[PDB]
C1' cells in the first nucleotide's frame, strides 16, 4: 500500500415509542 | 431524544495479496 472484515465515535436515513 | 434497522467519515483492532 491493496482488498476485505471488526470495534468505537460521530453523521446519515428508515420506522416505532 | 431514546428503542429497533441501514448507510457512512475518522481512529482501532483483525485477516488475506
Nucleotide at each position: 500500500u491493496u482488498c476485505g472484515g471488526u470495534u468505537u465515535u460521530g453523521a446519515u436515513c428508515c420506522g416505532g415509542a
The RNA has 34 modelled nucleotides. The entry also models potassium ions. Crystals were grown from: 0.2M KF, 40%(w/v) hexelene glycol (MPD), pH 7.0, VAPOR DIFFUSION, SITTING DROP, temperature 294K. It was solved by X-ray crystallography to 2.35 angstrom.